Molecule: tRNA
Organism: Bacillus subtilis subsp. subtilis str. 168
RNA sequence: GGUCCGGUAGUUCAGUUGGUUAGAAUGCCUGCCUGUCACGCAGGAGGUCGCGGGUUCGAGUCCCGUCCGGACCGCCA
Numbered sequence: 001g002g003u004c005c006g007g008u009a010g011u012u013c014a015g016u017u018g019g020u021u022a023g024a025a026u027g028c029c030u031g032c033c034u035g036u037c038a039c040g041c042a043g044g045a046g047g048u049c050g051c052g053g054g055u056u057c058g059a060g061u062c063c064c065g066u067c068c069g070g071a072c073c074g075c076c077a
Stems, first nucleotide, its partner, number of pairs: 001073007010026004028044005050066003054063001
Other pairs, nucleotide, nucleotide, family: 008014tWH009010cHS009024tHH015049tWW019058cSS023047tWH053063cWW
C1' cells in the first nucleotide's frame, strides 16, 4: 500500500443467514430474607444497529465514500 471479515443494552454475544414487531446472559433499580453486608428469591429497564445516499411487502440485514478494529499478502533480481 492492496485483499477479506465486523462495527448492536453500561459490558459480552444472538437478530447479519431469516428484508415485517429489535433478543439472551451479566450489570443497574425496587421489594423480600439476616442484627448487617454478601449470597439467594420475587418484580422493574433502556437500546433502532459507526456516519450519509438510493430503491422496493419493507432497510437492521443491499451496495457504495469515510472512520475504527482483526486477519493475509506487501515477492524475483